The RNA (25S rRNA, nucleotides 420 to 1442) from Saccharomyces cerevisiae has 964 modelled nucleotides. It comes from the structure "Hypopseudouridylated yeast 80S bound with Taura syndrome virus (TSV) internal ribosome entry site (IRES), eEF2 and GDP, Structure II". Released in 2023, the model rests on electron microscopy data to a resolution of 2.62 angstroms. The reconstruction used 65,607 particles. Among the 77 different proteins in the entry, which are not shown, are RPS22A isoform 1, 60S ribosomal protein L41-A and 40S ribosomal protein S10-A. NCBI's taxonomy places the organism under Eukaryota, Opisthokonta, saccharomyceta, Saccharomycetaceae, Saccharomyces. The entry is indexed under rRNA pseudouridylation, IRES initiation, confomation, eEF2, RIBOSOME. An Rfam search finds the family "Eukaryotic large subunit ribosomal RNA" in it. Its family is annotated with structural constituent of ribosome and ribosome in the Gene Ontology.

Context: one part of a larger RNA, bound to proteins that are not shown
RNA sequence: GGAAGGGCAUUUGAUCAGACAGGCCAGCAUCAGUUUUGGUGGCAGGAUAAAUCCAUAGGAAUGUAGCUUGCCUCGGUAAGUAUUAUAGCCUGUGGGAAUACUGCCAGCUGGGACUGAGGACUGCGACGUAAGUCAAGGAUGCUGGCAUAAUGGUUAUAUGCCGCCCGUCUUGAAACACGGACCAAGGAGUCUAACGUCUAUGCGAGUGUUUGGGUGUAAAACCCAUACGCGUAAUGAAAGUGAACGUAGGUUGGGGCCUCGCAAGAGGUGCACAAUCGACCGAUCCUGAUGUCUUCGGAUGGAUUUGAGUAAGAGCAUAGCUGUUGGGACCCGAAAGAUGGUGAACUAUGCCUGAAUAGGGUGAAGCCAGAGGAAACUCUGGUGGAGGCUCGUAGCGGUUCUGACGUGCAAAUCGAUCGUCGAAUUUGGGUAUAGGGGCGAAAGACUAAUCGAACCAUCUAGUAGCUGGUUCCUGCCGAAGUUUCCCUCAGGAUAGCAGAAGCUCGUAUCAGUUUUAUGAGGUAAAGCGAAUGAUUAGAGGUUCCGGGGUCACCUUGACCUAUUCUCAAACUUUAAAUAUGUAAGAAGUCCUUGUUACUUAAUUGAACGUGGACAUUUGAAUGAAGAGCUUUUAGUGGGCCAUUUUUGGUAAGCAGAACUGGCGAUGCGGGAUGAACCGAACGUAGAGUUAAGGUGCCGGAAUACACGCUCAUCAGACACCACAAAAGGUGUUAGUUCAUCUAGACAGCCGGACGGUGGCCAUGGAAGUCGGAAUCCGCUAAGGAGUGUGUAACAACUCACCGGCCGAAUGAACUAGCCCUGAAAAUGGAUGGCGCUCAAGCGUGUUACCUAUACUCUACCGUCAGGGUUGAUAUGAUGCCCUGACGAGUAGGCAGGCGUGGAGGUCAGUGACGAAGCCUAGACCGUAAGGUCGGGUCGAACGGCCUCUAGUGCAGAUCUUGGU
Repeated sequence: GGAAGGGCAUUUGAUCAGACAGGCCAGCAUCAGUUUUGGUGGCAGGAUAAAUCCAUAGGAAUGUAGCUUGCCUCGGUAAGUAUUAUAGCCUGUGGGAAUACUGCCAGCUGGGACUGAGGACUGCGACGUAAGUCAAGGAUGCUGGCAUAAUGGUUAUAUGCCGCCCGUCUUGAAACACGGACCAAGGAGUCUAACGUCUAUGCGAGUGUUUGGGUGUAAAACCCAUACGCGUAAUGAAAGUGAACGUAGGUUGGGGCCUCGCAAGAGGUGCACAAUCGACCGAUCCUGAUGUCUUCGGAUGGAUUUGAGUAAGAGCAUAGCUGUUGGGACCCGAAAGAUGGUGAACUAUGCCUGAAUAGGGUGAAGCCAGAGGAAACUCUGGUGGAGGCUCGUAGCGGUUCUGACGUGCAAAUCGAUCGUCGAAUUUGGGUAUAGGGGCGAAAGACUAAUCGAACCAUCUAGUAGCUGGUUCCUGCCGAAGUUUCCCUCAGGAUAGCAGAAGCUCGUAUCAGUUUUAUGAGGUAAAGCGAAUGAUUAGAGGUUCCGGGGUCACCUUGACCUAUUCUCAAACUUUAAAUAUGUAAGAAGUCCUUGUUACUUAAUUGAACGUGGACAUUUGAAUGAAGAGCUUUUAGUGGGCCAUUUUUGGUAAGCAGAACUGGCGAUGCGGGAUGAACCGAACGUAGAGUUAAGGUGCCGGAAUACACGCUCAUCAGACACCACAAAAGGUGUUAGUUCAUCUAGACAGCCGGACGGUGGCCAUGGAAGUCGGAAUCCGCUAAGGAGUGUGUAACAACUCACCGGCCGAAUGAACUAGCCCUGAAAAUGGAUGGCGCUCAAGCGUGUUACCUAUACUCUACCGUCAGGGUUGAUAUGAUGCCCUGACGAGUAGGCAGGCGUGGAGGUCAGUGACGAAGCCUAGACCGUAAGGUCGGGUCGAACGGCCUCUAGUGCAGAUCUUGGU
C1' cells in the first nucleotide's frame, strides 16, 4: 500500500485562555466510604469424623520364616512344603487422641485500588473518675518542584479497537427497493364561519357597549337607549299541559365543623358527590266526582311504562391550546369533464387557373399491294402508330441491406439497392371543408413535429381511500396492527391500547399470586371378555337358514354362547395435569319485634326496618408501588418471529389458529456474521462483581488439573443454525447372554470318514449331493441314508465326526461409544481464520481466570414523590433547603426552552473614535437549540429585557430559481 469521512483514548506537532494580594503537578502519614488479595488465632458439629496408632480375637494369600527334591547350566535354581516364625496383610471388638471437611467469632493483622460528596454547632455513641478526647451525622495534616504552555483546552496527524448512506414506505433497508452531483435563496397544518372538552378572566340569574347613537387629541380611546341572542322550564307529532306530602323527603356512605376525651375513640351535624327507594312536571295507558243545557267538563285515585325534566338556579361574554366540519384547507401531483375562441403555411379531399414528364421495345385498328379460291372467304408483305402496355432518365415514391447514423448533417437524414415513370400522373398558386367537427382508393389514417377526438384561454389551486415531501433543542410519558359494522379487503366509523387535564379522598377497594372450602369441564390418558361403529383367529351348539352330500351324512354358510388380536377428530362406561367460577364477614352475626295493598289456614313467611349485644387475630397468606372516578383527544386498525399445543399440505424461509414471550419500537455483552436466539434492557462517570459466552494465537482470560474414547488417502470441533439416513466393518473400546475347556478347549498339520445300500420312489440317467417323502441299526472313538467339488450315471477328491501332536484358555450370538463405508454439482474457500492429534477433537468432573450500557457503592444531571422553612423566612416562598426512588423508546401526546421578520414599553441601551453583514482548525458559556468575545473586511444603522404578532427555523419533495 484498492476509497475517504466518524467514535473513545492517548502520543507527537502547531496554537491558545488564565495565575504568587494561592494557581499547576505531585509525595508521604493518619482517617472515612466501597472493595480486592494474603498471614494468623479461638471455637462448634459428624459414627463427639472415618482413619492412623495401641491392645486383643479370628482368618487367609498375590504364602514370610521354616521343612526339600528326578538335583544347585552354582548363591537351595524350575517347583514340593507351613498361618508369623528370621516379613507382613485382612477382618471383628475394645481405648484415647489428632487431622480433614463444613460452619461461627460483636478474633487480630499486612498489602493494593477507586472515592473525599457536605461545609459554624445541634445527633447517636465510645473511652475517660471528671475535665476532656475520639476512627462517633462525608479529609485532614506535613512536605517538594513549577508558576508556565508544565497541566489543560483546541486542532492536524499517528496508533489500538469499533464504526455500512442518509431520507422513506415497510414484518423486514447497507441493500442488486426509491430520491439525492454540488451550493445559495425560496419551500409545505394557514386563515375563516360554526362548534366539543379544558383552562384563564369579568360579571352573575343574569350576561353580551362597538347594528347603531353620542363623543373624540379621529379607523384609536371614552359613553349609551331600545331591542335582540343565549341562559333562567320541560314534555308531546300536536291541540296542549306544565315542576314542594314532607326541615325540597327517607336510607347507606361522605370531607369539614361542633361536643365529650391525655390519646385512641364516642356522639351530633353532615356541603359536593356516589348508590337506592320515593315525591312533583310533561307524554302514554287507566279510574271517572261535583256539575252540565247531555256531551261537554276532568275532580280524585293509580303505573317495574316513557322524557335530552323539578327537587334553594349557573349561565353569558371574551381569550388560549387541542379536536371537528365546510372552505384551495399541510404542500406538490392525474387520466378526465365543461365554456368560449384559433388554426387546411404540414397534411386529407373536392373545385378553379397554370406548369412539368430523355431515349428505346412491342406493334392494335385503319389503309396499300400481291397470292389462293366456284362462293363464303382466306393467306403473305408493307404501311400505320393504339395501349390506365413495356425497358429506362427527369420526376414522384420508399422494397431490402432489418447498411451508415442513432448525445446524427437531420426530433426521420445519408448510401446502395429498389417501385413507378404519359397517366386513377407529378406539382405551384387560388379556393372550399374546423374538433364529436372535417377529411379518409379505409391505416383510426390525416387534420401545422399534437390525433381512438387538434390547439389556445378560462372554469381550476378540478378530485384523488394513491405516491413523494412535510424545516429548532431538551425533558417526561408512551402504542397499535385486534373487536363490531361498512359496495367493506391500500380506506373509514366503533371498542381497545396512549397522552394530557385533572377531581373526590387518604390506605381503603383491591391483586395477570397462593392457601382453605366448594362447584363446573370431557381434552391428554384409558376402554372395547362396557354401549355405537370398525376388526383378527379359532372353539361349542342350531340347521328344507340353497350344505350337494343321510330319504339319519366330519366334508358347509348364517345365527347364538364363552373366548381372542387390533382401533375411532366428528365413539364411550371412566377420567387427569394446566387453565376456570364463587366464598373467606361491620354492606357481618345474634336476640327482640315494627310496615305492607305481597304471601300464608293463620304475622305463616318475604323484603326492608326499630331497639339491644360483640372490636381490630374482625375472622387465610403475600403485596399494595397511593385508591377510586371523570372528561378529552393522538396514533393504530398491512404485522412478523420463538418455545409448547394445533389445522391443511409430501414439504417449505408455505398457508392458518391457541397461550405466552419477543421483534416491530431496542441500543448493549455473547452466537464470526444476522430484527426475533442466549444474557441483560440503556441519564453522565468512577470502582468492584458478574451473566451468557469463553481462556493455543488472532483475542482479554489456565498450551489448567483429572478419568477415559478417537487416527479419518472426504476426522471432529453445528443449542436456534445453516444438513444427513437405512444398511453394514475381527478398526478400536466397553458390555449382555450362552456354550466348550488340564476329565488336556479353539486353532494349524497329520490319520480314518465304513457295512446293510446303487436306502424307497420318481427319472433317459441321477448310486449321499436335480428332486419328493422318510433319515432308522450294525459296528465302532466316529462317520450325515450326507458338508461341498465333480460324473450323463459312475468314479474320484473334500467336509461334518472322532483321533497323533502340543500346552492354556476359547468360541458364538448380540448391545452401543468414537471412527470408517454408504456420502455426487457446478468461480476458489471456509469448525470465523490460522492451525490443532495422550488436542487446541469428543463425553464427563473440579477449580482458577476474562468481561455487558446488567448487579452493589459513590459522585454529578434531570424527573417524580414526601416534607422543612415568616413574630427579619437575616428582605427574592414560581425562593432556599432536606429525604427517597427513578431514568430504554418508533407512531404519538404534553411540558420547559433556543432562534427569525415585525409591533407596544423600557434600558435617557450600542454606533462614522465604525452599526449591520461577512470571514476566522482563536477564546468563553450552555446537555442542546444557541449565546458571548478577540482579529480581519466593511460603511450606517442595530441590540438586551418585559410583552404582542406571524408569510418564523430545511438535506431531501425526479422540489422552484440562479449559480457551479